[PDB]
Context: one part of a larger RNA, bound to proteins that are not shown
RNA sequence: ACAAGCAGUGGGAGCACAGAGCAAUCUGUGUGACUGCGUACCUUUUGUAUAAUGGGUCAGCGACUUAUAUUCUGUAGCAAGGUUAACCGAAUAGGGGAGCCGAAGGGAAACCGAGUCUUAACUGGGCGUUAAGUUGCAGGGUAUAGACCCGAAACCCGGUGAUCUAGCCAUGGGCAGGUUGAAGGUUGGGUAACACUAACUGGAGGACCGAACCGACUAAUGUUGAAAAAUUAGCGGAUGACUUGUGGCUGGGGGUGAAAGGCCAAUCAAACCGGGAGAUAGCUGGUUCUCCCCGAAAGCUAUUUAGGUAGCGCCUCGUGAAUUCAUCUCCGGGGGUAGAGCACUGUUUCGGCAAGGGGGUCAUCCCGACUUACCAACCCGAUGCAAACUGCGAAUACCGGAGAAUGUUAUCACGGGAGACACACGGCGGGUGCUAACGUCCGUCGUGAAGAGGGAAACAACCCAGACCGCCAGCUAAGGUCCCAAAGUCAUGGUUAAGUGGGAAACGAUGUGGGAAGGCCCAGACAGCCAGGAUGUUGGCUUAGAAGCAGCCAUCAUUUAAAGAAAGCGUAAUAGCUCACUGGUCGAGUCGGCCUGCGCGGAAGAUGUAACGGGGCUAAACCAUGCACCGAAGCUGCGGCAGCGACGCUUAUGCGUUGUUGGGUAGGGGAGCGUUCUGUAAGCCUGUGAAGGUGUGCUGUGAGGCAUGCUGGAGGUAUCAGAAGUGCGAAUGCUGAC
Numbered sequence: 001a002c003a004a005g006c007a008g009u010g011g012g013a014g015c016a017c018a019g020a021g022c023a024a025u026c027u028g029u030g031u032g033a034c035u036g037c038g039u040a041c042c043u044u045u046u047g048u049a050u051a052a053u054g055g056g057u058c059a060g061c062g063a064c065u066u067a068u069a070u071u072c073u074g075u076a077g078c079a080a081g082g083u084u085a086a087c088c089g090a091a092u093a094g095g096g097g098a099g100c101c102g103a104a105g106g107g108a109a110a111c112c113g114a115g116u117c118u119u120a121a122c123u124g125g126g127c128g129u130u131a132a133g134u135u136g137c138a139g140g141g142u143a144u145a146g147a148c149c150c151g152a153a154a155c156c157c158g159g160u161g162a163u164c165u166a167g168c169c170a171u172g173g174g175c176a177g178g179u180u181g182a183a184g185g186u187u188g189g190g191u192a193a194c195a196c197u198a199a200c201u202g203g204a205g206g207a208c209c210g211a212a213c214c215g216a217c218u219a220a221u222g223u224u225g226a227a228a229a230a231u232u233a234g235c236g237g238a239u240g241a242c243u244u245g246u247g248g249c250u251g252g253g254g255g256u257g258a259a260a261g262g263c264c265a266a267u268c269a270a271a272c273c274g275g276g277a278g279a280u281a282g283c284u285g286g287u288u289c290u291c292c293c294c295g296a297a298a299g300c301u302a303u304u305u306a307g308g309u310a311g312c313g314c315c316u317c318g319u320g321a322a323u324u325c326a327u328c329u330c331c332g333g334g335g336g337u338a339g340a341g342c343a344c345u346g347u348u349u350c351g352g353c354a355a356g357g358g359g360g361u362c363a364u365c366c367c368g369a370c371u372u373a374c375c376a377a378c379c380c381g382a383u384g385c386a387a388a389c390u391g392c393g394a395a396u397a398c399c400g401g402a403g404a405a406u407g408u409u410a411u412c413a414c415g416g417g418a419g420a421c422a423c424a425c426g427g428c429g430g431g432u433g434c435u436a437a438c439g440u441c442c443g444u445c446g447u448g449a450a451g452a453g454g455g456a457a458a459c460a461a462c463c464c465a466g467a468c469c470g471c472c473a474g475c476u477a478a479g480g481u482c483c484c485a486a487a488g489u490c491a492u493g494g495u496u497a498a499g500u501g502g503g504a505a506a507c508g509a510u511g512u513g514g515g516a517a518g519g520c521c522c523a524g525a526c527a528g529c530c531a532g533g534a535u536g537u538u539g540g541c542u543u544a545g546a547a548g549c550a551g552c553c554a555u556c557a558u559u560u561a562a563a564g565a566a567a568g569c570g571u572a573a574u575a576g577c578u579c580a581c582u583g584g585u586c587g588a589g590u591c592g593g594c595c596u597g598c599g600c601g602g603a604a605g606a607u608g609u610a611a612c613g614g615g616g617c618u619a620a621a622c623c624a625u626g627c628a629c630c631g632a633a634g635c636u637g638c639g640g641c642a643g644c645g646a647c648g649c650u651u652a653u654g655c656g657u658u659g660u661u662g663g664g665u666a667g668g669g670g671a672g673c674g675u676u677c678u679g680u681a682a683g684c685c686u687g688u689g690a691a692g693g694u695g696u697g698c699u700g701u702g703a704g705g706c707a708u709g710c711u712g713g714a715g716g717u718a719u720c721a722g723a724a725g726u727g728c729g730a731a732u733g734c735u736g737a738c
Base pairs, nucleotide, nucleotide: 008037009036010035011034014031015030016029017028018027019026020025041054043052056738057737058736059735060734061733066145067144068143069142070141071140072139073138074137075136076135077134078133081101082100083099087095088094105112106111115127116126117125118124148286149285151283155276156275157274158273159272160271166250167249168248169247170246171245172244173243174242175240177209178208179207180205184201185200186199187198188197189196213237214236215235217234218233219232220231221230252268254264255263256262289672290671291670292669293668294667299312300311301310302309303308314419315417316416317415318414319413320412321411324410325407326406327405328403329402330401331400332399333398339392340390341389345386346385347384349382350381351380352379356375357374358372359371360370361369362368423448424447425446426445427444428443429442430441431440432439453464454463455462468640469639470638471637473636474635475634479630480629481628482615483614484613488627490626491625492624493623494622495621501617507601508600511598512597513596514595515594518591519590520589528585529584531582532581535557539553540552541551564579569576641662642661643660644659645658646657647656648655649654673727675724676723677722678721679720683717684716685715692711693710694709695708696707697706698705699704
Other pairs, nucleotide, nucleotide, family: 012032cWS012033tHS013032tHS021024tHS040055cWW041730tWS042053cWW045047tHS046448tSS046460tWS048052tWH062728tWS062731tHS063286tSS063728tWH064287cHS065147tWS077082tWS079132tWS080102tWS082134tSS084098tWH086096tHS089091tHS089093tHS091093cWW104113tSS106116tSS106126tWS107109tHS107110tHS114128tWS119121tHS145147tHS150284cWW152280tWH153279tWH154277tWW161252tWH161265tHS162165tWS162249tHS162250tWH162255tWS166256tSS175211cWS176210tHS181202tWS181203tSS181204tHS182203tHS183202tHS190195tHS191193tHS212238tHS216217cHS222227tWS225226cHS225227tHS226230cWS241258tWS251264tWS252271tHS253270tHS257260tWS285731cSS290702cSS295666tHS296665tWH297420tSS297450tHH298449tHS300421cHS310421tWH316668tSS322409tWW334397cWW335396cWW336337cHS336393tWS337394tWH338393tHS342344cHS342386tWH344389cWS348383cWW353378cWW354377tHS355376tHS363367tHS408643cWW408644cWS408660cHS409411tWS418667cSS419666cSS424461tHS425461tSS433436tHS433437tHS448460cSS451466tSS451467tHS452466tHS452633tWS453632cSS454478tSS464477cSS467663cWS476632tWH477631tHS478631tHS480487tSS486630cSS489620cWH496498cHS496619tWW497618tWS498618tWW499500cHS499501tWS500619tWH502616tWW505603tHH506602tHS509599cWW516593cWW517592cWW521588tWS522588tWS524587tWS524588tHS525587tHS525589tSS532562tSS533580tHS536537cHS537565cWH539565tHS542550tWS543544tHS543545tHS545572tSS547573cHS547574cSS548566cSS549569cWH559563tWW563580cWS567578cWS568577cWS571573tHS571574tHS608609cHS608610cHS612615tWH616620tWS619621cHS650653cWW664665cHS672703tSS673703tSS674726cWS680719cWW681718tHH686714tWS687714tWS689712tWS689713tSS689714tHS690713tHS690715tSS691712tHS
């Protein structure tokens, strides 16, 4: 042992235990069912639960130092002066003033001097004169040094290596077994002699088959191996440019190389060892105790610059100086954006007029005369468009002046110390891109960064809101109130029937709610049901045929209550069908445009519902009005701590009152804890029990401190000062242990 996740934290039952209490029971300790909340740390980053980095764990070690120079701050001495160096001296004394800094500057300089330079000379202008320095001690920065620690690949110098391997040199060894049959030779044939020819003989060869031996073409295995190159089955050479033993020689920009940058001791596009050496590292990592106050930037300019750096902007500390600065009101200003417009620059459409051009008709030598398919400039009238158009022109923003209130001077200047110069998302105004991107580039505000809490299911950057600490008090924000899950199953009036709400467009539709009109209508509206559609005429053309109904033109009469030379269907075509067309009944509304609310279709995706967070909901959805409530680390209440400023006391450094502030990365400033060592200390504690180890209790805001039981068995050290190998979780850190 029915239970789902950084393993805790807030709440909390039961059980065990030790005390106390007359009892009831209470408290301390251990455990922790059940339940709200809750994705480690470091680093790096715009941003990390990140499935980015680093760490198996512990213990020990492991990173801003040291010397000198220089500047600023604090502090001490002396002060218009301050101080000595080497050295002498037995001297932390004393001597030593060589020197150095300061009391004067200006100018390139000669030079002049509280002035000087400039210029022929200044009405002048630049730098100066009216502000104390200097020497120790402590600290902050800078410089030269390894200069916070660790880390290259490399470069140079001197050595060691040919016991592996490459080539060569000398001297020795090896090659089972089986084949093939070159030259040469002898004999015969042949020839004038050759040549040539047959048989026999002969035994050549980077010859042939194949063990040893030397290799290494294929495959399987093996891949924390049996082996840092092998095993197994097959494979190539195997008398040679062969193979092997012993010894020798060649040395690092050098060797050797049947040449692969191959090999030169499991190392080769420059071996190994030692040294220059802590090369350099604008790069990566890492950087160790505590609390208090403030608090960035990711921009501009420049850069062999772009992930570095410098000046400036922005942060901090200090000094000084003005109602210096901000908000609002009023006053003085420039403006050319938004919007608008079309005189200008361009673009655009319609109409009119129209020079002119062209195409045609004649004439044609010159002429000319008409006409336009026409095109039409200019001008006139009307219509738009513009980042690089403006005869207009805001809001805001910005500059200046004045005034009140408020604000811890919030402003400016000078000086000590920085960090930062990868930004991100969201709103608004834009360029680019596709009015694509969690895209890219500017401007401006906000937030993140460097900011926790509440909301948006979960969600740096959105909404609300800025966490000094404690509370088992209260009110609110955004967002919420049926159950998960705190608060309305709240009230009143409506809408939706789609689970729309809880994903989307052009477009489609008697869904349904609301509003203003309009047409027809008891002289009978809309729908329903009942009757005809005929004459010329088969209008004409065409066709094989066209007759209302292939197509084309006339498209008008007609009797009439009425009929389109006919709406499709249909016939090869006529016939046929029936609409339009005119009323007879039937007795109260009917028709279709406009605007508008909510809904419907349009609507297909991949592990599993899966497009309200779930359950579920017809309101628990949406609209309107109202009153309640919940809800945060916001505000209030109560208690406590600290920074800064005022006002008063004062034993002059604290006290009291009061106002206000206290989120923070880089970073600046302030104040502390603890560790070892020196003095104080021949003191003090300690065998009646030191340091160290291990528990417990108490204590302060923290680093921490104090006491004490046990263990231990000889050291420890107050106070106030002094010095640092002074604090570790990270560095693929180092050593040991596990």